[PDB]
Context: bound to proteins that are not shown
RNA sequence: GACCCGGGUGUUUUCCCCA
DNA sequence: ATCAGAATCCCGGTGCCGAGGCCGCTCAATTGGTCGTAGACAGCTCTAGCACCGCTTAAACGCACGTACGCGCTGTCCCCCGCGTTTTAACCTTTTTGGGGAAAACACCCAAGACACCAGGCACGA
DNA sequence: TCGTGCCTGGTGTCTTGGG
DNA sequence: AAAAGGTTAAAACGCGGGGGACAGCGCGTACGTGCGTTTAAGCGGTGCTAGAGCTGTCTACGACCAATTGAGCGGCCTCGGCACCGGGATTCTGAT
Numbered sequence: 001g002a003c004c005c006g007g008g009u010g011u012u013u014u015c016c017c018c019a
Numbered sequence: 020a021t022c023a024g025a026a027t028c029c030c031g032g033t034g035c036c037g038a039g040g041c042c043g044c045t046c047a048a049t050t051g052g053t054c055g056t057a058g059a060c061a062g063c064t065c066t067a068g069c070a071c072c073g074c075t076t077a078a079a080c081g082c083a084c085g086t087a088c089g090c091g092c093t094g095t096c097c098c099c100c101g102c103g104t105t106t107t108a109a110c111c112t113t114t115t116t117g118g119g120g121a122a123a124a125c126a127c128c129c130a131a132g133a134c135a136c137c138a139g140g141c142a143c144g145a
Numbered sequence: 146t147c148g149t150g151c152c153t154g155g156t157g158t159c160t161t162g163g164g
Numbered sequence: 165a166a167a168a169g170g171t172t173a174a175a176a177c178g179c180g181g182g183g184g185a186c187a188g189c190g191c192g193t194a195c196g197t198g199c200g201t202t203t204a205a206g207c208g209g210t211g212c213t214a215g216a217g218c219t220g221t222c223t224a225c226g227a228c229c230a231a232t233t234g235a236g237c238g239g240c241c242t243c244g245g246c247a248c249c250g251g252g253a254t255t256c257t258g259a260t
Stems, first nucleotide, its partner, number of pairs: 009126011020260015036245001037243079127164019
Other pairs, nucleotide, nucleotide, family: 001002cHS035245cWW036244cWW
C1' cells in the first nucleotide's frame, strides 16, 4: 500500500461394466 | 259389527195467510116404478124306461219299507310362484434384481394488433 | 430558389393471446 | 406384455310360501220284497132323460105419475203453504 473467488440444469434415450 | 248411549238437526207441530172445492139450495125433466090387458111359448106334472152309478170280486204291480250303495259340499295332497342366495362370467389392476459409467438430443413459439416517437418530402409565403 | 414547417408514413416497441 | 388375483357384475338355481286340485264325506240314490191300492169286470136298480098334455106368467104392448138425478150458481170454511219451534230420530262413537 493495491489486494483475489467462490457456482450448476432437468427430462428422456442409447450403449457399456460387475454379479 | 251389531248394540247402547251422547249430541244435534230436521221433521212434526204451532202460527198465520189464501184460494177454491165442495156444501147448499133451487130447478129441470128423464126414466124408473106402477099398473093393466092380451098372447102364447115355456114350465110343469106325469108316465115310462134304461143306462149309469155304485157295490162287489179279482188281479197285479208298483209304491212303501227296508238294506246297500252314490255323490258335490267340505277335508288332504300338490302344481305353481316370488323370492332368496348361489353359481358363473367378463373385466380391471398392478408389477416384473441390484449397483455403476458415459454420451447425445430436447426444453413456449409467435403473430398480430396496439403505442411512442420521428422524420422527409412536399406545402407555401416571400 | 430560400426558409419555416406539416402531417402522416415509418422505426422501434410491446401486449397478449392463439395454438 | 406378460401373469396373476380381486373385483363388479350378470344370469340362474332351488328354497319355502301360496292358491289350488283331488279325496272323504251324510244324506240321498238304488235294488229289492211284497202288500195293498189302483184298476178292470159284472150286475142291478133307480134316477134321470124323453115324451105328452096342461097351467102359468113372462113377455109384449099400452098409458100414467113422479121421485130422482143431473145441472147451476153462491158462498165459505178447510186444507195447502211458509215461517217458526223442539224434540224424537238421526249420526258418531263406544265396547262385547
An RNA structure, together with DNA, in which 260 nucleotides are resolved. The depositors describe the entry as "RNA polymerase II elongation complex transcribing a nucleosome (EC49B)". Primary citation: Ehara et al., Science (2022), "Structural basis of nucleosome disassembly and reassembly by RNAPII elongation complex with FACT". The entry has 28 different proteins, among them RNA polymerase II subunit, Transcription elongation factor Spt6 and Leo1. The reconstruction used 28,511 particles.